[PDB]
RNA sequence: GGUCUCUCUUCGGGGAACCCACUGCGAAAGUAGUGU
Repeated sequence: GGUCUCUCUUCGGGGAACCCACUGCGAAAGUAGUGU
């Protein structure tokens, strides 16, 4: 970047979540940078 579970809402969105791409670095694990 994309996506429609969980669930509370004044009913307007409010947290989390699901799925991806590329450069570097690493026993494996992955990790960091990150989004014509």